[PDB]
């Protein structure tokens, strides 16, 4: 490099008329269970898809 799932209570406050990380101002806990992503990232009307902060075999 490359397979891939690219987990769920997370969608929590002020503004929402939309934060529900991917408007800005407050958090930063739990978690069954392969970890964990207080998910820094492209966007949109918020929401809805890649991206490694996570590793098998070569």
């Nucleotide at each position: 490099g490359c397979c891939a799932g690219g987990a769920g209570g997370u969608u929590g406050g002020c503004u929402u008329a939309g934060a529900a990380g991917c408007a800005g101002c407050c958090a930063u806990c739990c978690u069954u269970u392969a970890a964990a992503g207080a998910g820094u990232g492209c966007g949109u009307a918020a929401u809805a898809g890649c991206u490694c902060a996570c590793u098998g075999g070569u």
Released in 2008, the model rests on electron microscopy data to a resolution of 7.3 angstrom. An RNA structure (Fragment of23S rRNA (H42-44)) from Thermus thermophilus, in which 58 nucleotides are resolved. The 2007 paper behind the entry is "Structural basis for interaction of the ribosome with the switch regions of GTP-bound elongation factors". The reconstruction used 77,038 particles. An Rfam search finds the family "Bacterial large subunit ribosomal RNA" in it. Protein in the same entry: 30S ribosomal protein S12, 50S ribosomal protein L1, Elongation factor G and 30S ribosomal protein S2.